[PDB]
Context: bound to proteins that are not shown
DNA sequence: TGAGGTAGTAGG
DNA sequence: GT
RNA backbone atom coordinates (compact mmCIF):
# COMPACT_ATOMS: atom_id res chain seq x y z
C1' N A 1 0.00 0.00 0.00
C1' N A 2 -4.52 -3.28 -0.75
C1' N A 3 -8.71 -5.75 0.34
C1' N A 4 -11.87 -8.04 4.19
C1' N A 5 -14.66 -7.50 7.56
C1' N A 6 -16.84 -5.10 12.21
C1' N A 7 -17.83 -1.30 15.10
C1' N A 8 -19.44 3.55 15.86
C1' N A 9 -21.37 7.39 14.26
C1' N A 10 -23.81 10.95 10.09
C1' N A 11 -27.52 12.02 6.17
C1' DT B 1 -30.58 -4.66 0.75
C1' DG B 2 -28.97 3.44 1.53
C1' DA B 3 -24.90 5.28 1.93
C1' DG B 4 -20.81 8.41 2.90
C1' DG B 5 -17.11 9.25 6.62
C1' DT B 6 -13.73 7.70 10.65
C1' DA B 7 -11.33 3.74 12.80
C1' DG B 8 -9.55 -1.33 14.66
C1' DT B 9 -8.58 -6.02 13.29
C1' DA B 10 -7.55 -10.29 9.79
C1' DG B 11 -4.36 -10.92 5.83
C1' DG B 12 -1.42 -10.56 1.73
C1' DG C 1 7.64 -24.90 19.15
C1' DT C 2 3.77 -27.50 21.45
RNA sequence: CCUACUACCUC